[PDB]
RNA sequence: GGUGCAGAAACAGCGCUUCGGCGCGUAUAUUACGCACC
Numbered sequence: 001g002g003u004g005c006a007g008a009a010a011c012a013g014c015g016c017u018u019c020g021g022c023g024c025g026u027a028u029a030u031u032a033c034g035c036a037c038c
Base pairs, nucleotide, nucleotide: 001038002037003036004035005034013024014023015022016021
Other pairs, nucleotide, nucleotide, family: 006033cWW007032tHS009029tHH010027tWS011026cWS012025tWS017020tWS
């Protein structure tokens, strides 16, 4: 390079509240290294 199985993240800041938690929100990814085969 091909065949298959998988597969996750970070950073910015704001609001409501038991301040627990819960939403947004944007950017890496529109892909990156893994586990066996030739």
Source information: Entry title: SOLUTION STRUCTURE OF THE HAIRPIN RIBOZYME LOOP B DOMAIN RNA, NMR, 10 STRUCTURES. Solved structure of RNA (RNA (RNA LOOP B)), 38 nucleotides shown. NMR data were recorded at pH 6 and 303 K. It was solved by solution NMR.